[PDB]
RNA sequence: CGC
RNA sequence: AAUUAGCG
RNA sequence: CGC
RNA sequence: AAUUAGCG
Numbered sequence: 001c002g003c
Numbered sequence: 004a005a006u007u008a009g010c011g
Numbered sequence: 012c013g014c
Numbered sequence: 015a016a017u018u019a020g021c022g
Stems, first nucleotide, its partner, number of pairs: 001022003004018004009014003
Other pairs, nucleotide, nucleotide, family: none
């Protein structure tokens, strides 16, 4: 960072 | 996903 | 219930 | 959306  | 407040 |  | 654990 995503779910 | 759960919780929480918001919004609908 | 949805976001 | 934030938090939390999980998973990636």